[PDB]
């Protein structure tokens, strides 16, 4: 290095609510990795060649 897992749950993108010390923070059924949704498989960890 290329692939996979999707552990790690970042990251870019476009939106509703709440809270702030404006620095940010919190929320946004279930199912489907994750996500409020929509995209992206990585600084790494582990497996394969």
């Nucleotide at each position: 290095g290329g692939c996979g897992c999707a552990c790690u749950g970042g990251c870019g993108c476009u939106g509703c609510g709440c809270c702030u010390u404006c620095g940010g923070g919190c929320g946004c059924c279930a199912a489907u990795c994750g996500u409020a949704g929509c995209g992206u498989g990585u600084c790494g960890g582990c497996g394969c060649c």
Molecule: Pepper (49-MER)